[PDB]
Context: bound to proteins that are not shown
RNA sequence: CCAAGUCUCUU
RNA sequence: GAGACUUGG
Repeated sequence: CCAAGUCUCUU
Repeated sequence: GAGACUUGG
């Protein structure tokens, strides 16, 4: 440097 | 909208 999923905070 | 986490490449 790339893929997946998750979460927080915010429009 | 911003950041983060996990896992992997």